[PDB]
């Protein structure tokens, strides 16, 4: 360069014909504790990769570009 498939919270997923994103885990803060760890309690506001467009309403549809993987032009 060409096809086909991906890109969601710090990190590992989760997401039903378009209806408003939540779980563990890290981490924070209470309780506990000499002080921690584990345990109960709290804290899930992310341009859902960027961008533009349809819609009353886009993680979902639609044009752009990016970068990831998987097999085909050097």
């Nucleotide at each position: 360069g060409c096809g086909c498939g991906g890109a969601u919270a710090g990190c590992u997923c989760a997401g039903u014909c378009g209806g408003u994103a939540g779980a563990g885990c890290a981490g924070g803060g209470g309780a506990u504790u000499g002080a921690a760890a584990a345990u109960c309690c709290c804290c899930g506001u992310g341009u859902c990769c960027u961008u533009g467009g349809u819609u009353c309403g886009a993680u979902u549809c639609c044009g752009a570009g990016u970068c990831c993987g998987c097999g085909c032009a050097c």
Keywords: tRNA modification, oxidoreductase. Solved structure of RNA (tRNAphe) with a sequence from Escherichia coli K-12, 74 nucleotides shown. The model includes bound flavin mononucleotide (FMN). An Rfam search finds the family "tRNA" in it. From the family's description: Transfer RNA (tRNA) molecules are approximately 80 nucleotides in length. Their secondary structure includes four short double-helical elements and three loops (D, anti-codon, and T loops). Gene Ontology term of the family: triplet codon-amino acid adaptor activity. Clan: tRNA clan. For this family Rfam cites "tRNAscan-SE: a program for improved detection of transfer RNA genes in genomic sequence" (Lowe and Eddy, Nucleic Acids Res, 1997). By type it is a transfer RNA. It comes from the structure "E. coli dihydrouridine synthase C (DusC) in complex with tRNAPhe". The source organism's lineage runs through Bacteria, Pseudomonadati, Gammaproteobacteria, Enterobacteriaceae and Escherichia coli.